[PDB]
Context: bound to proteins that are not shown
RNA sequence: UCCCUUCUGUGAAGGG
Numbered sequence: 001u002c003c004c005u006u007c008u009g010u011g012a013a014g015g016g
Base pairs, nucleotide, nucleotide: 002016003015004014005013006012007011
C1' cells in the first nucleotide's frame, strides 16, 4: 500500500 468476490491466470473478469 483502498477493499471484496470469481477464475486452470508469469494474470484476467466484475462488484462496493
The depositors describe the entry as "Crystal structure of the ROQ domain of human Roquin in complex with the Hmg19 stem-loop RNA".
Solved structure of RNA, 16 nucleotides shown.